[PDB]
Context: bound to proteins that are not shown
RNA sequence: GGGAAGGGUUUCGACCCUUCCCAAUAUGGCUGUUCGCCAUUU
Numbered sequence: 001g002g003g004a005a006g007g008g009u010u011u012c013g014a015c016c017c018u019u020c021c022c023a024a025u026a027u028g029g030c031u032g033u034u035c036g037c038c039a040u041u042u
Stems, first nucleotide, its partner, number of pairs: 001022008023042002026040005
């Protein structure tokens, strides 16, 4: 970020934050017999 489920603020706006998917040559990290692990962010 694409989908969801919520919480906080709460007259009403404008705003703040969390949990699960999902996937990105978006930004990097990791084992000299390949089809992967994880740290951000969108």